[PDB]
Context: one part of a larger RNA, bound to proteins that are not shown
C1' cells in the first nucleotide's frame, strides 16, 4: 500500500489523477530536493450531539458516617427534703321556713332484739330509720 | 405508698489509673456480725 | 412443752506492745576507757 | 633499746 | 620441730579488767513508719519449743513458732 | 503485730464513661443521582 | 451559550 | 413551550420562521338571566346659577 | 354641567387583547332574579390519529327564573386550562 | 357493596361526581464546574478551511449651486 | 463648471472588507508573523513616451502611454499595520490557500505550572495581563533539477511505396 500518478480551462459535494475541452507525453533510469499527490501518524485532545462517562464544588436534590444533645437502659443501696396521689380521723355539713338530723343524687317498702326517725303526711333559693355508694376547704401518718 | 424532683451517705455493679495486682484496713466497741450465747419488757406463736 | 420476731441499755464475744507522752511508788551489773588517783 | 644463762619433748 | 624461766632497762615516764551513764510499773492520747548534706553496701537469723544425745546442770544432731 | 464476712491498691461511682436502643439537630466527611426543550 | 418562548 | 386575535396567507380549507404585531393563566351574584324602557359617539345651538 | 328640542350606520358600549358582530339592541336605565342549577348525558365541532383534553354546537329530561306572550336562559360567545396513582369530600 | 369460617358495631376500600397538579401546560422528583477531563460520534453543528454573499470598509464615472 | 476635485447628489465595478451562510471538512486540510525563495497582476511609485498650463531658462504643474527593469538599511513591536530614523531617481500597491511549516523558526495564539486583577459561595470563569512550556516522517509517484542508457518513421507492425534528392523532361 484502492487503482494510481503531466498540465491549464471548465463545470462539480463549488481548488480534480480519472470527467469535459484543448496542451505537452518514446520508454527505461541513478543523485537530489521537497512544489504537489486536500501524502503518511491517532476513530479530533477544539466545537457541537448523547436522555454518555468520570474528576471536582456547593447554603443542588435524596441520603449515610462523625459529633452533639437529650430520653431510656447499664442500676444497686439506704438518708432527707420539695409537691402530687388516692387510701384514713374530725365538724363526712345543722341557720331564715319544716321543734328535726340537707349540696344531697340514688337501690327499695319494713325489717327487727330493739322502737322510732319512714315507706304516705309534713320545706326554703334544701326531703329522713333495713343503706350499695361518686355527695366536701382542711388535719395527720402510711 | 408509690412516684417523680432532689441532695445526702454508700459501694457492690460501673468507670478511669496505677502496680512483677509488692504491705489494705481494723484498740474494740450499738462498729455491725449473729454473739453457739444470758436476759428485760413488746410480743408472736408449732400452740 | 421447740420457740422465735422486735426494741433497747443489756451478756462479752472480736486479740497487745501502735509509739508517746504524762501521776505516785519503784530503778540498774550492764558497752566503756585511762583517770591522772586517796595508797602502805 | 641492746643483752646474758641452768631450760627440753 | 615444739613449749621454760631468771639475771637490767632504755622510756616520755602509772596501775587492772574494773566501772558509776541513771528504763519495773498503772492508768490517759492512738496513729506499721528503728534510714546520707556534690555517686559506699545492704540478699538465706537471735532465741524458745519438739525428739533423742557424753542425759536431766552444760551439749551434739531433726524439728517448731517467735520477731525481724 | 493478732485477726480480717473481705475487693489487688487507690480515685470516680449509681453519676459516668459509655453498654445498648431510639429520637431530635448538625453533617461535602461521604455517598447516589440530576443539573429540561428552544435555536 | 446568556437572552428569551 | 400551554394558548387567544390580526397579520403572515396567496378570494373554499390548509400553510412556516428567537415572523410581525398585540393578549392570556383572569374579573364578575352582576359584568349572570330576562322582560320592559331608552339610543350611543359625536356634534349643531340654546339657560339664576353656567 | 342639565335640563332643550336637531340632525346624527356606530365615529361609542360590549370586564379585558384583537377581529367580527349589535340601533324599536347584543349597547344603556330600571325591574323581577339564579339556567352561572342538576342535567340519564344523546350527539356533533374545532385540534384531530378523526385520541383525550380545553371550549363550543344541537339536543332531551326534569326543576325553574325572567316574560301578557311567542320565545329566551343550562353564565358572561368565542383565550382563561390538567392524565394514571395518591390525598380529599361528597354519594345512598 | 366488600372486608372472603359466620355474627356485629368502627375502621378500611369499592363504585359514583368532584376538589388539591402536574405552566417543560398529553403531566422524571432536581445545582455547578472541568485548560487535568475521557467516550460515542457528529461538518445534522461552530472555530478552521474551500468558497459564495459586493452590503461594509476602502477605489473610481459622467453632472457640478458654485467651489476653485 | 472642473489645474485638481468639493455643495448637492446619484449611477457602475471594488477584495489584502465588515460580516453573514452553513455548502466541503469531526476516523485531522497542523495555527498568526516573519526567514528563505519564485511568480504575478497594474488600479504606473520610480525610470521611458510625447503631451498640455499664468510650462521665458530654472523649476514645479497637471495629464495620458508602458508591468519593461526598479522599490532599500534600521529603532520600538510576536506582529500585519502604525511610527519615526537615514539612504535613495522613489521606497507605489495586490494576488499566488490572508503565496511558502513531511522548508526553518517559534516571538504571537499556548492548553498541563504558577501569580495577578475582576468574577463567582466554592470548584472555578475572563476571547484580561504576566511567566515557563511538543514542531515526527519522504526510503514511495509526479514536479522540478541535474546526470545516463536504448528503442525508434504503420511512431517498436503490412512487404504501408510520400525526398524542403536528382536531373532529364
Nucleotide at each position: 500500500g484502492a487503482c494510481a500518478g503531466u498540465c491549464a480551462a471548465g463545470g462539480g459535494a463549488a481548488c480534480g489523477g480519472a470527467c469535459u475541452u484543448g496542451a505537452a507525453g518514446g520508454g527505461c533510469u541513478a543523485a537530489g530536493c521537497g512544489g504537489g499527490g486536500a501524502a503518511a501518524g491517532a476513530a479530533g485532545a477544539c466545537c457541537c450531539u448523547g436522555u454518555u462517562g468520570a474528576g471536582u464544588u456547593u447554603g443542588a436534590c435524596u441520603c449515610c458516617a462523625g459529633u452533639c444533645u437529650g430520653g431510656c437502659u447499664c442500676u444497686g443501696u439506704g438518708c432527707g427534703g420539695c409537691g402530687a396521689c388516692a387510701u384514713c380521723u374530725g365538724a363526712g355539713g345543722u341557720g331564715u321556713a319544716g321543734u328535726a338530723u340537707a349540696g344531697g343524687u340514688g337501690g327499695a317498702a319494713g325489717c327487727g332484739c330493739a322502737a322510732g326517725c319512714g315507706c304516705a303526711a309534713a320545706u326554703g333559693a334544701a326531703a329522713u330509720a333495713c343503706c350499695a355508694c361518686c355527695a366536701c376547704u382542711c388535719g395527720g401518718a402510711a | 405508698g408509690u412516684u417523680g424532683c432532689u441532695u445526702c451517705a454508700c459501694u457492690u455493679a460501673u468507670c478511669g489509673a496505677a502496680u512483677g495486682a509488692a504491705g489494705a484496713g481494723a484498740c474494740c466497741a450499738a462498729u455491725g456480725g449473729g454473739u453457739u450465747u444470758a436476759g428485760c419488757g413488746u410480743a408472736g406463736u408449732c400452740u | 412443752g421447740g420457740c422465735u420476731a422486735u426494741g433497747c441499755a443489756c451478756c462479752g464475744u472480736c486479740u497487745a506492745g501502735g509509739u508517746u507522752u504524762g501521776g505516785g511508788a519503784g530503778u540498774a551489773a550492764u558497752u566503756u576507757u585511762a583517770u591522772g588517783g586517796c595508797g602502805g | 633499746g641492746g643483752u646474758g644463762u641452768g631450760c627440753u619433748u | 620441730g615444739g613449749g621454760c624461766g631468771u639475771g637490767a632497762c632504755u622510756c616520755g615516764u602509772g596501775g587492772g579488767u574494773a566501772c558509776c551513764c541513771a528504763a519495773c510499773c498503772g492508768u490517759g492520747c492512738u496513729g506499721u513508719a528503728a534510714a546520707c548534706u556534690g555517686a559506699a553496701c545492704c540478699a538465706a537469723c537471735g532465741g524458745g519449743a519438739u525428739u533423742g544425745c557424753c542425759u536431766c546442770g552444760u551439749g551434739c544432731a531433726g524439728u517448731u513458732c517467735c520477731g525481724g | 503485730g493478732u485477726c480480717u464476712u473481705g475487693u489487688u491498691u487507690c480515685g470516680a461511682g449509681a453519676c459516668a464513661u459509655c453498654u445498648g436502643c431510639c429520637a431530635g439537630a448538625u453533617g461535602g466527611g461521604g455517598a447516589g443521582u440530576u443539573u429540561g426543550g428552544c435555536u | 451559550g446568556c437572552g428569551g418562548c | 413551550u400551554a394558548u387567544c386575535u390580526g397579520u403572515u396567507a396567496c378570494a373554499c380549507g390548509a400553510c412556516a420562521a428567537c415572523g410581525c404585531a398585540g393578549g392570556u393563566g383572569u374579573c364578575c351574584u352582576a359584568a349572570g338571566g330576562c322582560g320592559a324602557g331608552c339610543u350611543c359617539a359625536g356634534u349643531g345651538g340654546g339657560a339664576a346659577c353656567a | 354641567a342639565u335640563c332643550u328640542c336637531a340632525c346624527g350606520u356606530a365615529g361609542a358600549a360590549c370586564a379585558c387583547a384583537a377581529g367580527c358582530g349589535u340601533a324599536a339592541a347584543a349597547g344603556c336605565u330600571u325591574g323581577c332574579u339564579u339556567g352561572a342549577u342538576u342535567a340519564a348525558c344523546g350527539a356533533u365541532u374545532u385540534c384531530c390519529a378523526g385520541u383525550a383534553c380545553g371550549a363550543a354546537u344541537c339536543g332531551a329530561g326534569a326543576c325553574u327564573g325572567c316574560g301578557a306572550a311567542a320565545g329566551c336562559a343550562a353564565g358572561g360567545c368565542c383565550a382563561g386550562c390538567g392524565a394514571u396513582c395518591c390525598u380529599u369530600u361528597g354519594c345512598g | 357493596a366488600u372486608g372472603a369460617a359466620c355474627a356485629a358495631a368502627u375502621c378500611a376500600u369499592a363504585c359514583c361526581a368532584g376538589a388539591g397538579g402536574u405552566g417543560u401546560c398529553a403531566g422524571a422528583a432536581u445545582a455547578a464546574u472541568u485548560a487535568c477531563c475521557a467516550c460515542a460520534g457528529g461538518g445534522a453543528u461552530a472555530a478552521c478551511u474551500g468558497g459564495c454573499u459586493u452590503g461594509u470598509g476602502g477605489c473610481g464615472g459622467c453632472c457640478a449651486a458654485g467651489c476653485g | 463648471a472642473u489645474a485638481g476635485c468639493g455643495a448637492c447628489g446619484u449611477c457602475g465595478c471594488u477584495u489584502u472588507u465588515u460580516g453573514a451562510u452553513c455548502c466541503u471538512u469531526c476516523g485531522a486540510u497542523g495555527u498568526c508573523g516573519g526567514c528563505u525563495c519564485u511568480u504575478c497582476c497594474u488600479a504606473a511609485c520610480c525610470u521611458a513616451g510625447c503631451g498640455c498650463c499664468g510650462c521665458a531658462g530654472a523649476a514645479g504643474a497637471c495629464g495620458c502611454u508602458a508591468a519593461g527593469g526598479g522599490u532599500u538599511g534600521g529603532a520600538u513591536u510576536g506582529u500585519u499595520c502604525a511610527c519615526c530614523c537615514a539612504c535613495u531617481g522613489a521606497c507605489a500597491g495586490g494576488g499566488a490557500a490572508c503565496g511558502u511549516g513531511a522548508g526553518c523558526u517559534g516571538g504571537g495564539u499556548u492548553u498541563a505550572g504558577a501569580c495577578c486583577g475582576u468574577c463567582g459561595u466554592g470548584a472555578g470563569a475572563c476571547a484580561g495581563g504576566u511567566u515557563g512550556g511538543u514542531u515526527u516522517u519522504a526510503c514511495c509517484c509526479u514536479a522540478c533539477u541535474u546526470a545516463g542508457c536504448u528503442g525508434g518513421a504503420a511512431a517498436u507492425u503490412g512487404c504501408g511505396a510520400g525526398a524542403a534528392a536528382a536531373a532529364g523532361a

The RNA (26S delta ribosomal RNA, nucleotides 606 to 1452) from Leishmania donovani has 729 modelled nucleotides.
Method: cryo-electron microscopy, resolution 2.8 angstroms. The entry became public in 2016.
It comes from the structure "2.8 Angstrom cryo-EM structure of the large ribosomal subunit from the eukaryotic parasite Leishmania".
The 2016 paper behind the entry is "2.8- angstrom Cryo-EM Structure of the Large Ribosomal Subunit from the Eukaryotic Parasite Leishmania".
An Rfam search finds the family "Eukaryotic large subunit ribosomal RNA" in it. Gene Ontology terms of the family: ribosome and structural constituent of ribosome.